[PDB]
Context: bound to proteins that are not shown
RNA sequence: GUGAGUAAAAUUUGG
RNA sequence: AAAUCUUUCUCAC
Numbered sequence: 001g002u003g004a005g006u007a008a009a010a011u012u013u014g015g
Numbered sequence: 016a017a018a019u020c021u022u023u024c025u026c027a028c
Base pairs, nucleotide, nucleotide: 001028002027003026004025005024016022017021
Other pairs, nucleotide, nucleotide, family: 006009tWH010023tWH
């Protein structure tokens, strides 16, 4: 400030 | 230390 991983990454927390 | 299983992660550019 950009992306990626994890039974989760914050509009999270569904009918 | 406190409203006490919570105060939490990793990697590259």
Notes
Entry title: Tilapia Lake Virus polymerase in vRNA initiation state (core only). This is an experimental structure of RNA (5' vRNA end - vRNA loop (40-mer)) with a sequence from Tilapia lake virus, with 28 nucleotides shown. The entry also contains Polymerase acidic protein (PA-like), Putative PB1 and RNA-dependent RNA polymerase, not shown here. The sample was in a buffer at pH 8. Method: electron microscopy, resolution 2.4 angstroms. The entry became public in 2023.